[PDB]
Context: one part of a larger RNA, bound to proteins that are not shown
RNA sequence: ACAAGCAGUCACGGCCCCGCAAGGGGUUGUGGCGUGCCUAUUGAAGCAUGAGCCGGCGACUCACGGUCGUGGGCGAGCUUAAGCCGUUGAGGCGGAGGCGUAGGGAAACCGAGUCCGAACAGGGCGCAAACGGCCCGCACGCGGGCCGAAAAGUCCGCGGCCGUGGACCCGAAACCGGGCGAGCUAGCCCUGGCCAGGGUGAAGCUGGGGUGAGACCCAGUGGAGGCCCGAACCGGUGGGGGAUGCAAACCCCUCGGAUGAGCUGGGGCUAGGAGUGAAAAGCUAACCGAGCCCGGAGAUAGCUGGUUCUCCCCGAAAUGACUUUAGGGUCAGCCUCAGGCGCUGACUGGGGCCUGUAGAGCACUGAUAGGGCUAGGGGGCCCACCAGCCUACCAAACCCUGUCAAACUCCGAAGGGUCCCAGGUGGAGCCUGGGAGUGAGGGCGCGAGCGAUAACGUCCGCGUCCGAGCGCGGGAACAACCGAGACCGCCAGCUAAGGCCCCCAAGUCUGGGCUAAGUGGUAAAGGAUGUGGCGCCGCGAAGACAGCCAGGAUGUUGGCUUAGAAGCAGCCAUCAUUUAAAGAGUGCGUAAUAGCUCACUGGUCGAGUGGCGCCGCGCCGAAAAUGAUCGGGGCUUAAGCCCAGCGCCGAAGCUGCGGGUCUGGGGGAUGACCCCAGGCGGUAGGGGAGCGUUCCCGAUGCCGAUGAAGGCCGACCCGCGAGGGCGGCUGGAGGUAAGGGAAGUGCGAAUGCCGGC
Numbered sequence: 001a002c003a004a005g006c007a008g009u010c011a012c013g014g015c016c017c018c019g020c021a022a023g024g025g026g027u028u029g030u031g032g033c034g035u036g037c038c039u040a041u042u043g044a045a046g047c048a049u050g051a052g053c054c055g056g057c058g059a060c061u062c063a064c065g066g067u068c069g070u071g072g073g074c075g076a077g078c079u080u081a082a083g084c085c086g087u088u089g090a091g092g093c094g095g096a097g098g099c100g101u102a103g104g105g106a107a108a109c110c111g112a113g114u115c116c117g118a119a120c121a122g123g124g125c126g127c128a129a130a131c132g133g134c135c136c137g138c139a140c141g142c143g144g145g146c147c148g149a150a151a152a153g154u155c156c157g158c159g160g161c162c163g164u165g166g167a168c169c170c171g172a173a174a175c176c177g178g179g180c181g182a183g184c185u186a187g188c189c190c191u192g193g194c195c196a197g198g199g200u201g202a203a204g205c206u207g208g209g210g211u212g213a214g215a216c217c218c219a220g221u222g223g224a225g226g227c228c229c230g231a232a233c234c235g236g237u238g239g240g241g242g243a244u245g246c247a248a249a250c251c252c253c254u255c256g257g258a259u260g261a262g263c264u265g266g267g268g269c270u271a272g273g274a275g276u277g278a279a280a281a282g283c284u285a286a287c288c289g290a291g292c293c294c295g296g297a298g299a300u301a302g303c304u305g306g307u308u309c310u311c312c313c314c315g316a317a318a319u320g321a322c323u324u325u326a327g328g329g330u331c332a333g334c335c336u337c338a339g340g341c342g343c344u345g346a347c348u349g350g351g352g353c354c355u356g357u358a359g360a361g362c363a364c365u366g367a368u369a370g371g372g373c374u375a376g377g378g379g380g381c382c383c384a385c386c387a388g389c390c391u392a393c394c395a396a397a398c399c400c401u402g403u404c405a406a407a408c409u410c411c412g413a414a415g416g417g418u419c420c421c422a423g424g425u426g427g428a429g430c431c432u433g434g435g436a437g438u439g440a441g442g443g444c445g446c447g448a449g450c451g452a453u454a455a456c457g458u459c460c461g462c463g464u465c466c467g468a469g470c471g472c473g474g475g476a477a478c479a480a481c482c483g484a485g486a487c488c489g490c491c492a493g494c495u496a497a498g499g500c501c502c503c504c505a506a507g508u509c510u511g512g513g514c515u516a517a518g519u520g521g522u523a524a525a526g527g528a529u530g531u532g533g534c535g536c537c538g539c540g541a542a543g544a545c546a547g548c549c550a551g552g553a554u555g556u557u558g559g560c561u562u563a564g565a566a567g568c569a570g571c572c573a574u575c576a577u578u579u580a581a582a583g584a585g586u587g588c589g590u591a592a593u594a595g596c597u598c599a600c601u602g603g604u605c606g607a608g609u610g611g612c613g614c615c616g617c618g619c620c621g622a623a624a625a626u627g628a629u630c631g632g633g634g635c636u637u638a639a640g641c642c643c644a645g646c647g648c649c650g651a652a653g654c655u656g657c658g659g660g661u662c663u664g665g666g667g668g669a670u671g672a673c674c675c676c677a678g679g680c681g682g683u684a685g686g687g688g689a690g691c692g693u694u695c696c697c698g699a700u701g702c703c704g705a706u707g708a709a710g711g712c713c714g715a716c717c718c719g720c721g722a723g724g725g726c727g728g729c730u731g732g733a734g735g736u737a738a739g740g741g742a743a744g745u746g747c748g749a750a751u752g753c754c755g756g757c
Stems, first nucleotide, its partner, number of pairs: 008033011037050001039048001052757006062165013077099003083093003103110002113125004131148005168306002171303001175296006186270009195260001197229003200225001204221006233257003238253004272288001274284003309690006319332005333438002335435007343426001344428001347423009359411001360409002365405008377393001378391003441466007449458002472483003487659004492655003498649003501633003507646001509645006520635001526620002530617010547604005554576002558572003583598001587596002660680008691746001693743005701736003710730005716725003
Other pairs, nucleotide, nucleotide, family: 019022tHS024715cSS028029cHS036051cWW037749tWS038049cWW041043tHS042441tSS042479tWS044048tHH058747tWS058750tHS059306tWS059747tWH060307cHS061167tWS073078tWS075152tHS076100tWS077153tSS082094tHS086090tWS102111tSS103113tSS104114tSS104124cSS105107tHS105108tHS112126tSS112127tSS117119tHS129130cHS130149cWW133147cWW136144cWS148149cHS165167tHS170304cWW172300tWH173299tWW174297tWW181272tWH181285tHS182185tWS182270tWH182275tWS186276tSS195231cWS196230tHS201222tWS201223tSS201224tHS202223tHS203222tHS210215tHS211213tHS232258tHS236237cHS236254cWS237254cWW242247tWS245247tHS246250cWS271274cSS271284tWS272291tHS273290tHS277280tWS305750cSS310721cSS311720cWS315684tHS316683tWH317333cSS317438tSS317468tHH318467tHS325328tWS336686tSS345426tWS345428cSS346424tHS356357cWS356412tWS358412tHS361363cWS362405tWH364408cWS368403cWS373397tWW374396tHS376394cWW379391cWW382387tWH383384cWS383387tWS409410cHS436685cSS437684cSS442480tSS448459cWW451454tHS451455tHS466479cSS469486tHS471652tSS473497tSS483496cSS486681cWS495651tWH496650tHS497650tHS499506tWS501508cHS504505cHS505649cSS508639cWH515516cWH515517cWS515638tWH516636tWS517636tWH518519cHS521634tWW524622tHH525621tHS528618cWW541543cSS543607tHS544608tWS551581tWS552599tHS554577cWW555584tWH556584cWH558573tHS562564tHS564566tHS565592cSS567587cWH567596tWH568588cWH579581tSS580601cHS581582cWS582583tHS583585cWS586597cWW589594tHS630633tWH634639tWS638640tHS690722tSS692745cWS698738tHS704733tWS707731tWS707732tSS707733tHS708732tHS708734tSS709731tHS719721tHS719722tHS748749cHS
């Protein structure tokens, strides 16, 4: 042992233990809440990097210069260096030298000036002692001078930063020097060894034939060959197996060579830009497009990773210019600290000036629709001498009507920029310096370009937020959308966004409407007697709209076409009446006709009917891939949508109570304290305070066997924290105050290092 999770945290309640009790300690059942650490990124729980875990080791130094700051010494001066003397860890001397006391000029040179210059124009770079106080020339300062508080300067200490050094630590691929290697492998040299057995049967030879002689033919003999088959031996073709192996090249089956350019033992020689190579850049001791070892060496690494205690305040950038520059830099921009000035700051009110966008417009530059009027023409031609007529194509200007434009503007807002004068005391501003980091950004909104009126696209402008607010509430979950800037504590209160049927805090709240699709919980052109509401037009009680009753011309076949259309196979003249009134007939018909029907009107009964437009909500349009769903259950006069209200719920926002710190101001002990009021999210960074580790002075001291260091406990005390105490047990010999001083001084990560498990 019916529960599901970054393992915790908040609450409550069980059981166990300690305590008089209150209270605490341990454990965990249920409920709430909850996306590891580091690194790198615009952004990580991330399915992006690193880490099995623990303990040890592990990275901003030192020197010499420089440059600021700072604690002191002395100051128109300051200071020594090597060395010499002296020394229980004793200091002294040493003035060579250095910096400073004058600058300007390329220099000669001049000098509180100098340079350019013809210049006593001008301009560049330079020179200008600071208070207090006491003496006197008229008094209070005078002006000189006396006293020197202070200082130029300089010297030493400390701290920040820079230059040169390995310069924060780790890491290459490589390069070079001197050596070591041919006991592997490649070639060659000297000397040996090895190749079962079978097959094929070259030359030559002998003989026979042949010829003038020959060539030549035949038989036997013979035993040649990078010849054949096939073991040893040398191979490594195809497949299977093996793959933390039997093996850092293996095993099985199969296959190639096997008297040769054969294989093999032993002894030798050739090597690092070199050897050797039947050539692959092969091989040269299991990785060779340049071996191995040691060294230069801590090569360099504009790259990657890593970079260790605490608390407090502030807090960026991802832009511009240039860059063999683009993921690196220099300067600026933006952060921080110090000193100075101090009302100048953002923002705002009034006023002036500057602009040419939105919008609009057509006067310019072009575009352009219809018509008018018309040069030149297409034409179509009267001719070729004038000519010359027409324009349903041109088509200029020209004229109406009508429009378009980033590179058009007769116009032109809102805004914006700048100066003045006012408000504004703000983690405002300005000046000088020390230290930086940043120089990949990203989403959203608005304005454009590029793209396709595509991209979680790309490029700028303005602003915002994330970055660094992956802290809090809402949005189901969610960096950047809505709310809101988290100092700490509370079992108190009010609100923001968003919410109030249950999951789930608060209305099953009050009116009035719409919706019937689950719309809500969707996607367009387009479509539709959906439903509700407004408006307009048409016919109608001389009675309509549905229905129902009646008629369905006539010439006649309408002509044409046609056997015939004789409306309904067809082309078309489609007439004329007469009639309240039937179209030479809309269609079914059809061997053309018959029959049928409708268009038009009369009647019946009777009160509305037909069309257009608009508005709200809805319907169709509507097909995708593992299991569905609006977050879920569920919701229909709503738990949906619109309108109007009243309440409540709701955050780390605001309030109440208490506390910390910093800053300002007060009390005037002047600090550390007491009031008062404010600030206190935070990455890169700047600044400030502290804690702890080792060592030195303090030490011939003090703590310590009645117990040092270290270790294991703790619910106790102090401190914001790092830490410091105190108590118990272990341990058994060291430890070291107050106050200072110096550093091999804090680890969780580096595919870190050693070790253990």
Molecule: Bacterial large subunit ribosomal RNA, nucleotides 526 to 1261
Organism: Thermus thermophilus